Group IIC intron with a sequence from Oceanobacillus iheyensis: 390 nucleotides with solved positions. The entry is indexed under RIBOZYME, METALLOENZYME, SELF-SPLICING, RETROTRANSPOSITION, RNA. An Rfam search finds the family "Group II catalytic intron D1-D4-3" in it. For this family Rfam cites "The ins and outs of group II introns" (Bonen and Vogel, Trends Genet, 2001). Rfam's curators write: Group II introns are found in rRNA, tRNA and mRNA of organelles in fungi, plants and protists, and also in mRNA in bacteria. It comes from the structure "Structure of Oceanobacillus iheyensis group II intron in the presence of K+, Mg2+ and intronistat B". The organism belongs to Oceanobacillus, within Bacteria. The 2024 paper behind the entry is "Targeting the conserved active site of splicing machines with specific and selective small molecule modulators".
RNA sequence: UGUGCCCGGCAUGGGUGCAGUCUAUAGGGUGAGAGUCCCGAACUGUGAAGGCAGAAGUAACAGUUAGCCUAACGCAAGGGUGUCCGUGGCGACAUGGAAUCUGAAGGAAGCGGACGGCAAACCUUCGGUCUGAGGAACACGAACUUCAUAUGAGGCUAGGUAUCAAUGGAUGAGUUUGCAUAACAAAACAAAGUCCUUUCUGCCAAAGUUGGUACAGAGUAAAUGAAGCAGAUUGAUGAAGGGAAAGACUGCAUUCUUACCCGGGGAGGUCUGGAAACAGAAGUCAGCAGAAGUCAUAGUACCCUGUUCGCAGGGGAAGGACGGAACAAGUAUGGCGUUCGCGCCUAAGCUUGAACCGCCGUAUACCGAACGGUACGUACGGUGGUGUGG
Numbered sequence: 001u002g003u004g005c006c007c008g009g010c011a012u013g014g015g016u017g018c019a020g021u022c023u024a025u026a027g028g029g030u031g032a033g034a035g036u037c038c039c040g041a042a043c044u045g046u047g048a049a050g051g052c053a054g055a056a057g058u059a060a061c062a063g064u065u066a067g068c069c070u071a072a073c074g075c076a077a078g079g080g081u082g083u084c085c086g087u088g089g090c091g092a093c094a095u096g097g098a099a100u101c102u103g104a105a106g107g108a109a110g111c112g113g114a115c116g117g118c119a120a121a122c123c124u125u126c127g128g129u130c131u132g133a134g135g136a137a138c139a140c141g142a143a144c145u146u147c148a149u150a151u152g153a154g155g156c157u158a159g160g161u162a163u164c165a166a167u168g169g170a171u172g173a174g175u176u177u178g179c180a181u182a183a184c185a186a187a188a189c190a191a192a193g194u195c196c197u198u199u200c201u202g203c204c205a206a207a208g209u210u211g212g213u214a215c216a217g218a219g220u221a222a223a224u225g226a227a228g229c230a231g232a233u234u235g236a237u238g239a240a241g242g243g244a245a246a247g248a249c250u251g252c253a254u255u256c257u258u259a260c261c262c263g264g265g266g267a268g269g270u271c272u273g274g275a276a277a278c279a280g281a282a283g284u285c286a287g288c289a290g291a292a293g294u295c296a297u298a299g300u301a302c303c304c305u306g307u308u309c310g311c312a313g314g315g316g317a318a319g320g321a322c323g324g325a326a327c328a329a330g331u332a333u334g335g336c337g338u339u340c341g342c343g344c345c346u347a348a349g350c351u352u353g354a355a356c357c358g359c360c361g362u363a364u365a366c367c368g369a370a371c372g373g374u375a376c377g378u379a380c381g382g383u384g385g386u387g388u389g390g
Stems, first nucleotide, its partner, number of pairs: 002260001003106001005265005010107001013256011027039003042064005050204007067118003073112003078102004083098006122242006128233005145227003156219001162213001165210003168196004174189004266285001270281004293322003302315002327353005334345004355386010365374003
Other pairs, nucleotide, nucleotide, family: 004259cWS004375tHS004377tSS006317cSS011012tSS011013tHS011257tWH023120tHS024035cHS025041tWH026040tHS030034tWH031033tHS031244tWS033244tSS035245tWS047057tWS047059tHS048058tWH048168cSS049197cWH057058cHS059196cSS065120tWW066119tHS066247tWS070114tWS070115tHS072113tHS076108cWS077103tHS089091tHS089092tHS090273cWS091272cSS092280tWS105373tWS106259cSS106374tHS109258cWH121243tHS127173tSS127191cSS134140cWW134384tSS135139tHS137149tWH137223tWS139384tWS141143tHS142382cHS144228cWW148224cWW152223tWS153221tWH153224tWS154179cWW158218cWH160215cWH163212cWW164211cWW172191tHS173190tHS178219tSS182368cWS191238tWS193239tSS259377tHS265318tSS266283tWS266284tHS267296cSS267319tWH268283tHS268284tWW268320tSS269282cWW274276tHS274277tHS284285cSS287358tWH288356tHS289326cWS291324tWS298318tHH299300cHS299316tWS300317tWH301316tHS304313cWW304314cWW305312cWW332334tHS332346tWH338341tWS347348cHS347349cHS352389tWS353387cWS354387tHS359376cHS368371tWS
C1' cells in the first nucleotide's frame, strides 16, 4: 500500500448585501457615547529563589466574552476479502449473511465526543519560523547573491580538560533529542518583553543540573551548512507601547466553488453459454518519449442559441489499443582539425527509453498555518534528474 474516468446535479463550503440579537467572571465606574477605557468580588487552574522528592494552595498569572473549532475515543452510510453458509443462475456471476479487513489528508459535503486549541480596526517598536525550486545543491531552467561541504562539511550522542557565568516560579513562540523527513507525546533547552518574592516535611549538599566561547580526541550520514539582501507569518506565531477600534451569531437575499454525496453513462479488452449467429457476466479510470491520424461507446449523452411544444442551427464526453510527427540517450558507413596517437561535429539510418524521485506556476480540495504530506493530492501548464533490461 483502499480510492482516483465522463457528463449532469446540490451547499451542509467561501464571499457579499439587508434585518435582528449579542461581546470580555458576576457586578460596578468614567464618559455624550463603552464591545473598546478603569475597577472588580467569586469559582477553577497554574504556582514560587540551592538540589531532589513530596505536601500546601499564599504572591502573582490564566479561564469563567459574544462565540468558533476539536484529540483520544464512540457511533457509522458505504467499501474489500482466492475463507465459510443460505438464495437465484448451465455458467461467467448475482444477492443475503457470517468471519475478518476497512470506513483515508481531497462530498454520508458523515454524526457524536471534546484532553485541548482559538476568539476584535488600526499604527509603532522588539522575537521566532518560513519562503525567494529541483539538482554533490554544476549543467538545464520562468525560478535571489556570495561562500563553504563525501579529502565526512555541518548537526546531533555518551566522556575529559579550561576559564567566566548561570540557578525560583509564572507568562511563552520556538530549538534539539544520535542525522531521509516532519507531525504527536514525552524529555531537555528557550527568544523578545513582562509579573511575584509564601508556608511545611523527608533525603542530598564546596552537592545538582544547565548554558556560553575555546583548545585535545572517541560514537554515528538516504547533505546539507553559513552570511547577505528581499518578502511571508489568522497553527488567529511570541512580546511592549499606543489606540472610544471593531468582533460575533441568527434569519432573508445573493453570489462563487467542491475528487469518497445524488442522477446518468461504459467504449475497447476480458469472462460465460453456444458449433456459430447470437445471447450473457464481471469490469474500466493518476504524470513519467507521445503531436496527427485510426477502431468503438457516438455525433449518442450532454452543451449555448431560436417555441410553429416528440423541432431545426452551431458545439461535443469517458476506458483501452493501434499508430508514429517529434523528444531523449547511444552509434560513422557522413563529416571538420590532426604532432599519425587520435581530438571533435553531425545522426539520415540503426538500437533503446519497463518502471520510478520529485519540484514550480495557475486553479482547486484537504491533513498539520508553515514545514512535510494526500499517486509528483488532483486537473491544466512549467522543468530537472534515477535507469532495468543488448

The structure was determined by X-ray diffraction at 3 A resolution and released in 2024.